[PDB]
Context: bound to proteins that are not shown
RNA sequence: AAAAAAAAAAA
RNA sequence: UUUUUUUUU
Numbered sequence: 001a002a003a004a005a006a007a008a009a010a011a
Numbered sequence: 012u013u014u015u016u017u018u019u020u
Base pairs, nucleotide, nucleotide: 003020004019005018006017007016008015009014010013
Other pairs, nucleotide, nucleotide, family: 011013cWW
C1' cells in the first nucleotide's frame, strides 16, 4: 500500500 | 456500515 465492478462469511 | 477473501479493469 489508489479507484471502479461482481462475488462469500463474521460481529 | 466495517473487516477479511477471491475474479477483473
Released in 2019, the model rests on electron microscopy data to a resolution of 3.4 A. The RNA with a sequence from Bombyx mori cytoplasmic polyhedrosis virus has 20 modelled nucleotides. The PDB entry is titled "In situ structure of BmCPV RNA-dependent RNA polymerase at early-elongation state". Keywords: RdRp-RNA complex, Early-elongation, Cap-binding, VIRAL PROTEIN, TRANSFERASE-RNA complex. The source organism's lineage runs through Viruses, Riboviria, Duplornaviricota, Cypovirus and Cypovirus 1. Primary citation: Cui et al., Nat.Struct.Mol.Biol. (2019), "Conservative transcription in three steps visualized in a double-stranded RNA virus".